[PDB]
Context: bound to proteins that are not shown
């Protein structure tokens, strides 16, 4: 001779499933200038 | 006319910019005593 002594917030757990980076789009056009 | 050269102008435009499912269960502990 502490309302104290001993006591893991622990154990499972896919940020996962599905999704065209797509849609149109003539390297083209005037033709002069010193 | 011959000769010299190229000279401007367009350099993406429009859009869409995530959507929907799931948002914490089950133990322990509580309960049943």
């Nucleotide at each position: 001779a502490c309302g104290g002594a001993a006591a893991c917030g622990c154990u499972u757990u896919c940020u996962a499933g599905c999704u065209c980076g797509c849609u149109a789009u003539a390297a083209u056009u005037a033709c002069c200038c010193a | 006319a011959a000769u010299g050269g190229g000279u401007a102008a367009u350099u993406a435009u429009a859009g869409c910019g995530a959507g929907c499912u799931a948002g914490a269960a089950a133990g322990c502990c509580a309960a049943a005593g």
About this RNA:
Entry title: Type III-A Csm complex, Cryo-EM structure of Csm-CTR1, ATP bound. This is an experimental structure of RNA (crRNA; CTR1) with a sequence from Streptococcus thermophilus ND03, with 67 nucleotides shown. The work is reported in "Structure Studies of the CRISPR-Csm Complex Reveal Mechanism of Co-transcriptional Interference" (You et al., Cell, 2019). Taxonomically the source falls in Streptococcus thermophilus (Bacteria, Bacillati, Bacillota, Bacilli). Among the 5 different proteins in the entry, which are not shown, are Type III-A CRISPR-associated RAMP protein Csm3, Type III-A CRISPR-associated RAMP protein Csm4 and Type III-A CRISPR-associated protein Csm2. The reconstruction used 58,587 particles.